[PDB]
RNA sequence: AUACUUACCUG
RNA sequence: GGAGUAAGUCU
Numbered sequence: 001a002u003a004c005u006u007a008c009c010u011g
Numbered sequence: 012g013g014a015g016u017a018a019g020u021c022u
Stems, first nucleotide, its partner, number of pairs: 003020006009013002
Other pairs, nucleotide, nucleotide, family: 001021cWH
């Protein structure tokens, strides 16, 4: 530096 | 359908 996963708001 | 924020891994 690239890339991926989890959570919170709303209708 | 949309915004912001948080954690972890690598050279």